[PDB]
Context: bound to proteins that are not shown
RNA sequence: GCGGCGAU
DNA sequence: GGAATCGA
DNA sequence: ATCGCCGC
DNA sequence: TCGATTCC
Numbered sequence: 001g002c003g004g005c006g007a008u
Numbered sequence: 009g010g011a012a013t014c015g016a
Numbered sequence: 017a018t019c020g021c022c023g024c
Numbered sequence: 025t026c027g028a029t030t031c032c
Base pairs, nucleotide, nucleotide: 001024002023003022004021005020006019007018008017009032010031011030013028014027015026016025
Other pairs, nucleotide, nucleotide, family: 011029cWW012029cWW
C1' cells in the first nucleotide's frame, strides 16, 4: 500500500 | 491562461 | 476521520 | 456531479 475485522 | 484530470 | 488487530 | 488543482 491493498484485503478483512474491531473501536469511536 | 486552459483544458485535462483528480478527489469527494 | 483516527486508532488498533489480522492477512497478502 | 462540483470545484479545485495540475501539469503545459